[PDB]
């Protein structure tokens, strides 16, 4: 060096024509001495960049950054 593979909403993690879920949280209001459980709702930068392929893309190609894993047993 080279190949593969992944990169999400605060974290975990899902292939478009109806409501893109909450493993988990936050965060308001109601009950409760309080705090939980329960109900009831509201809100959060979405696709690591950058080019480009299509009517249309997070889902392709290319290039790049990062995590991982991988190439004649051994320094």
């Nucleotide at each position: 060096g080279a190949c593969c593979u992944c990169g999400u909403g605060g974290c975990g993690c899902a292939a478009u024509g109806g409501u893109a879920g909450c493993g988990c949280g936050u965060c308001u209001g109601a009950c409760u001495c309080c705090a939980g459980a329960u109900c009831a709702g509201a809100a959060g930068g979405u696709u690591g960049c950058g080019u480009g392929u299509u009517c249309g893309a997070a889902u392709c190609a290319c290039g790049u950054c990062g995590g991982g894993g991988u190439c004649a047993c051994c320094a």
Description:
Keywords: Rossmann fold, LIGASE-RNA COMPLEX. Shown are 75 nucleotides from a PDB entry: RNA (transfer RNA-Trp) from Bos taurus. It was solved together with Tryptophanyl-tRNA synthetase. An Rfam search finds the family "tRNA" in it. From the family's description: Transfer RNA (tRNA) molecules are approximately 80 nucleotides in length. Rfam classes the family as a transfer RNA. Clan: tRNA clan. Rfam links the family to the GO term triplet codon-amino acid adaptor activity. The entry also models sulfate ions. The work is reported in "Structure of human tryptophanyl-tRNA synthetase in complex with tRNA(Trp) reveals the molecular basis of tRNA recognition and specificity" (Shen et al., Nucleic Acids Res., 2006). The structure was determined by X-ray crystallography at 3 angstroms resolution and released in 2006. The PDB entry is titled "Structure of human tryptophanyl-tRNA synthetase in complex with tRNA(Trp)".